[PDB]
Context: one part of a larger RNA, bound to proteins that are not shown
RNA sequence: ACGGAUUAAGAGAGAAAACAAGUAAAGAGGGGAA
RNA sequence: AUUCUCUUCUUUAUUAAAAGAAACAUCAGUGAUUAAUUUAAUUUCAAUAAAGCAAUCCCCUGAAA
RNA sequence: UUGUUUUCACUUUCUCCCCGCACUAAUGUGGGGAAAACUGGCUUUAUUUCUUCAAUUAUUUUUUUUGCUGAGGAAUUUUAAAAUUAUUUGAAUUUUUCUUCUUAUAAUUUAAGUUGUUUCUAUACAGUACUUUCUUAACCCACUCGUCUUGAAACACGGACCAAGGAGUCUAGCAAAUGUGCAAGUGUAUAUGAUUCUUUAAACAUUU
RNA sequence: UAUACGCAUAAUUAAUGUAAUAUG
RNA sequence: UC
RNA sequence: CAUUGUAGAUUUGUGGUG
RNA sequence: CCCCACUUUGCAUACAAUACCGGUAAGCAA
RNA sequence: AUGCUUUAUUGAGUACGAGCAUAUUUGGUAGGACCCGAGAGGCUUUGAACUAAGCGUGAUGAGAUUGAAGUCAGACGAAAGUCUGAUGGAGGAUCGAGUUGAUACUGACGUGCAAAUCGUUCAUUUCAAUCACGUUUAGGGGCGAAAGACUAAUCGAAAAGCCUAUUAGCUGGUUAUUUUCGAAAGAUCUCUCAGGAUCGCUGGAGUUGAUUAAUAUAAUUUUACCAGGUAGAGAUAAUGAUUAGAGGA
RNA sequence: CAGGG
RNA sequence: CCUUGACCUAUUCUCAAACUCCCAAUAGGUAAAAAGGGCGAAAUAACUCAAUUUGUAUUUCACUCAUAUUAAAUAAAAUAACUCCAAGUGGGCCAUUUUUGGUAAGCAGAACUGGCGAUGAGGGAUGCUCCUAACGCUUGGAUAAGGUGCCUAAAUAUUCGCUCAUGAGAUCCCAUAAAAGGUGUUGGUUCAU
RNA sequence: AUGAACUAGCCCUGAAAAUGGAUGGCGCUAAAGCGGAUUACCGAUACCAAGCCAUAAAAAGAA
RNA sequence: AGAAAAAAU
RNA sequence: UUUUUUUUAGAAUCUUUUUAUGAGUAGAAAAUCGUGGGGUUUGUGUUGAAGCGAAAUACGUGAGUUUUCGUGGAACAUCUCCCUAGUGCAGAUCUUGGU
Numbered sequence: 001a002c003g004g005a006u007u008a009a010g011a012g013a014g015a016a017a018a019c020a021a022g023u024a025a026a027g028a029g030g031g032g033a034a
Numbered sequence: 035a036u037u038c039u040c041u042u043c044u045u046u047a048u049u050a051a052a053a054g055a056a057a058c059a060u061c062a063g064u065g066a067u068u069a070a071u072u073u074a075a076u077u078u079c080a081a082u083a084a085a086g087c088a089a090u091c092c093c094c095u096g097a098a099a
Numbered sequence: 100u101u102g103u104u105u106u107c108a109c110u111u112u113c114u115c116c117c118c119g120c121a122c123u124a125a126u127g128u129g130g131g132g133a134a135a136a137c138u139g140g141c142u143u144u145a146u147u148u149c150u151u152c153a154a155u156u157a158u159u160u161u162u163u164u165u166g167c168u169g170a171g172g173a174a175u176u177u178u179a180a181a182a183u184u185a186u187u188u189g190a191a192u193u194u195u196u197c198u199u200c201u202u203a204u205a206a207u208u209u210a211a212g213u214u215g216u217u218u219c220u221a222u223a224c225a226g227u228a229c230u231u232u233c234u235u236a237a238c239c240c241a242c243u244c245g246u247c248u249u250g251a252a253a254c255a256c257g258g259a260c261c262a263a264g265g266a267g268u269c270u271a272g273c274a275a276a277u278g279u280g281c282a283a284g285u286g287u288a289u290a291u292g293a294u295u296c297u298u299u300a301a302a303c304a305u306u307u
Numbered sequence: 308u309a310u311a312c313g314c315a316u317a318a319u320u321a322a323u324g325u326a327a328u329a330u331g
Numbered sequence: 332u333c
Numbered sequence: 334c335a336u337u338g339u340a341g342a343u344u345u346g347u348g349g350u351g
Numbered sequence: 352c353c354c355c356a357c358u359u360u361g362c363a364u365a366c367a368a369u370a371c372c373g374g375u376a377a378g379c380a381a
Numbered sequence: 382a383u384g385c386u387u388u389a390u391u392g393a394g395u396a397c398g399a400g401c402a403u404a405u406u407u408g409g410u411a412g413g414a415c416c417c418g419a420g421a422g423g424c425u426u427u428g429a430a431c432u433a434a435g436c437g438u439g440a441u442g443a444g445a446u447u448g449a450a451g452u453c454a455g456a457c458g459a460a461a462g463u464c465u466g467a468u469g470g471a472g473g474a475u476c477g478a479g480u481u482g483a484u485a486c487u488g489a490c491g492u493g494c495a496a497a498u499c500g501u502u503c504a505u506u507u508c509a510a511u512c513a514c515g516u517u518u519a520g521g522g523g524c525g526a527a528a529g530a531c532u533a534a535u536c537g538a539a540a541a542g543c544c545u546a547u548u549a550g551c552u553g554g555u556u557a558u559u560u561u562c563g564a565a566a567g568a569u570c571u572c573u574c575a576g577g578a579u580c581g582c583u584g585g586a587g588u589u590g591a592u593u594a595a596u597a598u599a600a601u602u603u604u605a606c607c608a609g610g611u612a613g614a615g616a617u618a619a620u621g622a623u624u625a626g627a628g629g630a
Numbered sequence: 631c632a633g634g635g
Numbered sequence: 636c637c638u639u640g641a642c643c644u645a646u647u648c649u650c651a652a653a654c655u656c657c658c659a660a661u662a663g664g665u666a667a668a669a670a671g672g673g674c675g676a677a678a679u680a681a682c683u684c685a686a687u688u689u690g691u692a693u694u695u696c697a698c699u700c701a702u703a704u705u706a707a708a709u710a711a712a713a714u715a716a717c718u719c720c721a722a723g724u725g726g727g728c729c730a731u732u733u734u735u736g737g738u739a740a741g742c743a744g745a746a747c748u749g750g751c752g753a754u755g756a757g758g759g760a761u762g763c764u765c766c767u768a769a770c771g772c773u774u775g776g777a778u779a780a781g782g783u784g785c786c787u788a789a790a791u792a793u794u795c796g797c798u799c800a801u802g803a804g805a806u807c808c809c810a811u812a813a814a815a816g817g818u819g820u821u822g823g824u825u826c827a828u
Numbered sequence: 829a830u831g832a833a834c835u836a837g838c839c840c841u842g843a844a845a846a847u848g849g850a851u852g853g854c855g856c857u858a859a860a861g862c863g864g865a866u867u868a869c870c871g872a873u874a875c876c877a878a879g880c881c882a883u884a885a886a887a888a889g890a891a
Numbered sequence: 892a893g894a895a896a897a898a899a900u
Numbered sequence: 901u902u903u904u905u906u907u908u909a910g911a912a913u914c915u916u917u918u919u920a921u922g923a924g925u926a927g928a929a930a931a932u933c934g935u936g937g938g939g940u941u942u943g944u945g946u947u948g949a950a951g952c953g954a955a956a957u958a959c960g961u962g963a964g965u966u967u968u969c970g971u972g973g974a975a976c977a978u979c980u981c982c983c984u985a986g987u988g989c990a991g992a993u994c995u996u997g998g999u
Stems, first nucleotide, its partner, number of pairs: 003240002008235005022048012053220007061169006069161002073157004084143004095108005110136003114133006122127001181208003186203001189200003243258004259999006269412003273408004278403004284314003290305003318325002336368005346357004351352001369396003372392005377386003415554002418551001422544006433518009442508001444476003447472001451468007481504002485501002488499002520536001522532002557932006569578003581724002583721007598710002601708002603667005613657001614655002620651003625646001627644003631640002634637002671700003675696002680691001682690001727751004732746002735743002756767003771880006781870003784854003790867001792866006804856001815841003819838009881922006889914001894907003898903002933988001935985004942977003951971006959964001
C1' cells in the first nucleotide's frame, strides 16, 4: 500500500416480474378447413 | 377457383383487472414496561370518643440473693 | 440444669428552690435538691375514609404503553373435539347479566401457523425514480505466504515479475473386496477349419 | 460309454508308503 | 440302512 | 441312509392382548 | 398381520461331545 | 501279519463337496518405480603447442674494480735463504645496464587495462649461466636440487566417451470443489537411538442382532463381603539413633 | 570391677 | 571408711526412604435368580466307597420360584457383537495436585486427570497452554467471565470504615522484595491512684 | 485517670545502573485508592424462540 | 385418480 | 344462465411430511466440476466457427455454466448413454523465453 463487515455519495449500463387483457374502427400480411 | 375461421404488426379512442411498497387496524407466537388483586399463614401496628392504674413507676431492658 | 419468688436501678418537663450570679456552644448554662403525670406505659368499651390496616411466604385473578415474527395452503384427520352466541330437554350448587354438568338443534372463532381498508408507484414505456456493476469516503477490525518444527509475523530457509512446461505411472506375480457366467467341475493352450479377407491384426468354428 | 495341459475334487509322512462312521 |  | 446335545431363523396346532 | 403362553419342525452359526484317516509314544507281537 | 489294541499325543485332517474363469480398485514385492540431487567404482581411448627432466644443432651476456701463480731488475747474507719496485692476468672473485626473477610498501586496482596487471623499491650478469627449434618419457603412470610440486586456467591420482536414468535410512517439491468420520507422539524386538517390523489408536466393506420404555450393557451409586501398611502415631512395645539427673549391691 | 589409704 | 566411670532398677529431652505394637481419607475386587435355582423319584458307569446304592457326574419325569412395575437405584443403554482389508503415527510440550536429582533455573526425570499440539469466538492492554465457552446461514431476546471518569458500550450510583506518601496506591497466571525499626494515625488486651 | 507493657490494620525508613518511559494511557486524593454491603445497567460464534441449507434417523405412498 | 377459484350478462 | 385466465401431480437412490444434529492437522470415503481422443445418438456455421478484450437486472454454497457488444476469418460440438489417458500448478536456488 492492498484487504473483511456495513452503509452512503457519484458515474456507466439496463425492462426478461418491476401496470392495462380485451373492445371498436382502419391498413399491411401469413395460415387451416368447406 | 368460391365462402368460413385463426393469428402477427400498426394508428387512433374505450376499458378493466392484477402486483410491489408504506400507514392504520385485527389475530396468533415470543419479550419488555406500570398499576392492581381473592383466600390463608407468620409474636406486627396505628388513630378517635370516655372512665381508670402505678411514680425511679410502667410494656420493656439492666445489676444482684 | 428449668418454672416460680423477692431486692434496687431505669422518665424528663419550656415547673419550683439553694449555690456560681450571666458564669453556656445554645432565645441559656455547671453542681445539689423537690413537684407533677402534661409527655411515656398499661386496663374496660365501640368504634375504622380524622388516621392506620405494614412485610415475607403459600395459593389465585386482572391491568397501561409498546419491539420483533406471519412458516403452510389439507381430492376426503383445517376432521373429531374444545370455546363462543341465541333458542332448548333435564339436575345440582357456588344462589349467580363469565355458576356448573356438549344429558337437542343452528351459527361463529378464542379451535384448525395473517387478514382487511385506503394511498402511492401511475393513467408509465426508461427520466434526476426503481434494479444492477464499478469508483471514492467514513465507523469497527485485519503482521508474509510455502515448509521442517513442542513452538513462525519472526533477527529460520525459498520466493524481482509474466507466459508456456512440470511429478504415484507401466509390466510381472499374489491376496482381499465387489460385479458377471457356468458349477463337481471349470478354462477351447499351441494349432487347425471356414462360400474369414477395405475395415478383418477383428469376428465365427472345434477333429466325422 | 469321446484319456493334451493347468487349478479344484484328499490328506499325511524324512521315507518304503498308507489313506477318511460301515452293510446292520 | 438310498 | 445322510453321528450326539444346548441356544437358534422358518413352518404346524390351540389360547391372550393389540 | 404383530407381540406373548404352551405345541410342531430345527437352516446358517456359536459352544462342546463322539467316531474315523496319516505320523509318534505305550502294550503285545509271525 | 491283509499286524493287533479303549489306551495317550499330533496334523495347513474328515464327518452328502464350492470351485474355475474374467472386469476394476487397494496393499505389500521386483524392476528408472512419485520427481530432481552426491562423494565414489570399472572399461576403452586422447594430450609434453603450457610446465618437469635428459638429449641433438645453433645463438647471446654496455661499462668499470680487485690483482693469484710464472717473469725481469735492485738490496742483504759464509751457506740456507729473506726484503723492495715493476710485469703478468687467475677466481662456481666484487659493483652494475640489459636478460632472467619477485624482497617491501602488507602501495594502486580489487564491477580491474589484466581469471595475477601497474608504480616505486629489491635479487642476479664467466657460469651448477640464459634463450630457440628439433627429439624422448603417458595416468595408480611419467617427471621431481623434494613444495605432494608439475603433467594445456584441471592434480593427495589428468581429460573424453561409455557401464548409467549406478545407490542414498538424508534436504527440497508434489496441480479442481463441497460433504461425512477422525489420530499418534505409549509398548516389545532390532549393528537399534534422524530407520524398521509388530501391538495399540483411525477409515471403509459385510453379516449377526435389537427395534417389545426389554434384556445384553455402564470410567456412576446402594446393600453384603474381601485384600492392604501410605498420611498420622511411637520412642517407657522390638531394631537402630540420642540428652540428663535419681535410687541400689 | 579399677581408685590413696 | 570417700573421686569417677562402671553394672542393675524406675524415670527424662529428641529422631528414621531402605524401623514397627496400631492404623485412616482416597483408590481396588467378587455377588445381587429362568441355557438358571429348589424339591422328589427312576435310568447309565470300566470312577469312588467296607457298601449291585456308599457317593459322585450326567439322562429322563413329576411338582414350583417375583415379573403389568420389571428378584436394589439410575440410564438420547442395540449409536450393540463379530470378521475382513488397509492408511497415518512410534522427536512431544504445558497447568493444578503428589514426587526424585540439583543452591537454583523459562533445568533434568516420573504419577493421576485436563489441555496445547490439530482450535477459532468474548475477557486478561499485549501473549500457542489462564477464565467463560467450543464454531452451518440469519432475525429478535436474555446472560457468562469481566466491567460502568475519558480513551470504550454501561453508575463522576448508593451506603459504611481506613489512608496523605519531598520516589502513595490500584487484585489469579503475571511480570520481584526481606530481616529489623517508627513519640504517624486507627482499633483492641492486660497490670498499676 | 494518669503511667507501663503488648498486639495488628493503612502509611513511612531499610530500597543503588546504564537510549527517554510506562497501575495499558490521561489522569485521579468529598477517589477514578484499599476492606465490605445494596441495587441498576453494559456485555460472546455459548443459552431461548422462529425461518432456511445440509447430514442421520423416522411416519407413509405402486387399485 | 377426482374439479377448484376469479373475472366477465 | 352464456365466454375468459391459472392449475387439474404420481420419475422408487423417487414423492410428501416430522425430529435431532453441524469444530478439525496427519489420514480415509462419497457425490460433483473441467481437458485431449474413440463408439453410439442429434446438432451449430460466409445471413460468420474457434480463439481473444470488455462486460451481465443471469444461474449455482463452490469448482464453474450460460449470454451481450467488439475483434476475427474457418471450422466446432454432443449433458442420450458409454470407452480411454502423456488429464487440472504459486512455490521445487525448478526448465525455456520475454520483461